Method: X-ray diffraction, resolution 1.6 angstroms. The entry became public in 2020. This is an experimental structure of RNA with a sequence from Mus musculus, with 19 nucleotides shown. Protein in the same entry: Roquin-1. Primary citation: Binas et al., Nucleic Acids Res. (2020), "Structural basis for the recognition of transiently structured AU-rich elements by Roquin". The PDB entry is titled "X-ray structure of Roquin ROQ domain in complex with a UCP3 CDE1 SL RNA motif".
[PDB]
Context: bound to proteins that are not shown
RNA sequence: GGAAAUUAUAUUAAUUUCC
Numbered sequence: 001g002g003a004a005a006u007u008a009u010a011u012u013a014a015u016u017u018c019c
Base pairs, nucleotide, nucleotide: 001019002018003017004016005015006014007013008012
C1' cells in the first nucleotide's frame, strides 16, 4: 500500500483475518 469477513440506527466508525 491492497483485500475479505463480522458488528452497528453508520452520508460512517471499528474489529478480526489475509497478501